Context: one part of a larger RNA, bound to proteins that are not shown
Molecule: LSUb_rRNA_chain_2, nucleotides 2 to 605
Organism: Leishmania major strain Friedlin
RNA sequence: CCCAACUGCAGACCGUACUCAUCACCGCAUCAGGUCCCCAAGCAUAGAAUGCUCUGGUACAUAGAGAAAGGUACACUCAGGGAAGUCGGCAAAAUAGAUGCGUAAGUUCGCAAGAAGCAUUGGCUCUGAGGGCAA
RNA sequence: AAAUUGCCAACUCAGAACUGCUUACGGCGGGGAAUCCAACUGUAUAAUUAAAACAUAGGUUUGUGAUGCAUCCAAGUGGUGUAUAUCGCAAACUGAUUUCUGCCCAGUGCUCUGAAUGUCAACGUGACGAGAUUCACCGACGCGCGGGUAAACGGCGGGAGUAACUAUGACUCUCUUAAGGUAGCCAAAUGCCUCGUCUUCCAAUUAGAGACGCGCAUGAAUGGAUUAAUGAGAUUCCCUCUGUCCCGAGUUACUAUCUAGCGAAAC
RNA sequence: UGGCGUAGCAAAGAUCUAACGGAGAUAUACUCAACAUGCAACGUUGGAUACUGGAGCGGGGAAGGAUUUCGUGCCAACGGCACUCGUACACGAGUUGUUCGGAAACUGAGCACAACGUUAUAUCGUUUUGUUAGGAAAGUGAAGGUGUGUCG
RNA sequence: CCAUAACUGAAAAGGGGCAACAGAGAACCUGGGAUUAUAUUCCAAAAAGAAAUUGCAUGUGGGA
Repeated sequence: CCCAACUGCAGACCGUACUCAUCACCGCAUCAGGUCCCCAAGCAUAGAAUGCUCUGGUACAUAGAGAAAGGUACACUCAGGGAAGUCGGCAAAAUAGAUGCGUAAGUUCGCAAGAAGCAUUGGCUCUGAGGGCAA
Repeated sequence: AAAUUGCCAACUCAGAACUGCUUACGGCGGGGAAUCCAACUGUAUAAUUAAAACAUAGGUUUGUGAUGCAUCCAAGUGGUGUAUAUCGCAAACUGAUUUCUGCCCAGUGCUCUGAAUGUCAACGUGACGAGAUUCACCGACGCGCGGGUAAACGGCGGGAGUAACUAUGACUCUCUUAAGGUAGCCAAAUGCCUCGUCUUCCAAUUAGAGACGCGCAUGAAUGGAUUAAUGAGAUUCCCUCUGUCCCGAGUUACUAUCUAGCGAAAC
Repeated sequence: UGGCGUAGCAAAGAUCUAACGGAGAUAUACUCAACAUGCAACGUUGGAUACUGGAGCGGGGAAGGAUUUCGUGCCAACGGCACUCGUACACGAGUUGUUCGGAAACUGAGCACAACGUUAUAUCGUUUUGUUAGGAAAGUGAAGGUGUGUCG
Repeated sequence: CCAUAACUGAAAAGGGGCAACAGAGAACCUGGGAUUAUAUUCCAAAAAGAAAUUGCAUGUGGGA
């Protein structure tokens, strides 16, 4: 000088608080606007739809009293008629899930099509069918 | 014929009886007959226009073989398509498919010319003059001339007579263009007249649809027709449905209204 | 400055109750039981009620912000009502790395120092199609010789 | 033979850099009674502890 099991010593710089938003960023502001990423429970249900709930969070949005008219509404209903309204069915109403039948012209043969239509859906107590593993 | 015996899990999908409905959470297509556009999915006027506009597959032209074509750039041994090489790359138009896409090169443009080419500049050449100045010739692209080209821009006619009752003209005559609008389509998002005419739709139709066509002023990649599917596209009708209406009434939350606090603007 | 104590301060469902705290109360000239003469409003805790409903007013980060974080005190002004509360104000504190993120130390779309060229003017151009510059941009060191130490 | 200093060089074309806190790369992860506020960052001998990794060295054991 090389190796491989130990051992001894030493392992420098910067960041690190908090926020990430219905109050910490931009919008003249603690502005119903905008702003990338990760983790994401239970039940119903096809479900990251929608509704409600344990954990975590919140009760912060100026409030009290309170049936005037007239308004706005992410609020309803209205007998008989049923678009006569109106420029115009605008708006509203209506149709809805799933399952079984059934489905016309036209067509570039793929569709049209959830065409159109007609039926059944609850609760309860049962009965069949659909498997895995051993000898 | 382990075609048997034991254990054990997860959900479902059927069928049956009994028994009910006040048709009763949330979520969740109204449908049909047609017309006009655009093939479709897409994109797009942030802050009044989402469309029939743009794009798009398809289709057709044009330039071009690298010392290239198109092109950036004040400039360089500068730059892009080009890390490419005609099944490429650049420049246009049209807009799926299907069936087609007629005639005109006279005008304008582009292009070949040319293959002599008349004029057009600077340079050059030769002279007269003392010399400036003149004057003669020579002088390219281009223009002019001669061709090509319309999926280049575009364009695509009038007037009379005439067929056994009228009507209308297959026919003929004439003026005339570069060619005189062919196939188609239509009162069409294109038709002035015009609320055209006829049929259908209604009790009633300046509306809708189907026809007709002398089309003020339709028409073929300025694309013509037709088109299933698709569309927050324009239009008409029908069923259903309804507070759109007849013709309004009742109810709810938040306002307004009164109070406490706070407290502006426009004008 | 009139308008004017007027328009309004109406999306996101919501608060109630007792106790404690606080100057913020149960605050009174006579007549006098109390109501008819101190109203209304705050924080905390316990109960009750509700909402968010995991694509959350839940936990962590980037960009941006930069002390808003924490404790104590404090209520002039500010949080368009209120406050005893506060991201307000005052004071005093808090951010600890061999292994986390970055750099040290990779290439990418790219940039452009040098170099060269251009420009009256560098404040312009080229600078990854393996790659600067007409362009000599390598300062490294395989084997050798010599010497030292380590071996054999 | 190996390592170390010198003289002669084989070979190596294409200067120097930047550009990613989500690409590449990257040796630590639990418990805590350890805070008012930081922690995979603090904890000290029974480190609550258990590791993994560099750099340099000393012995040990083997080779030059």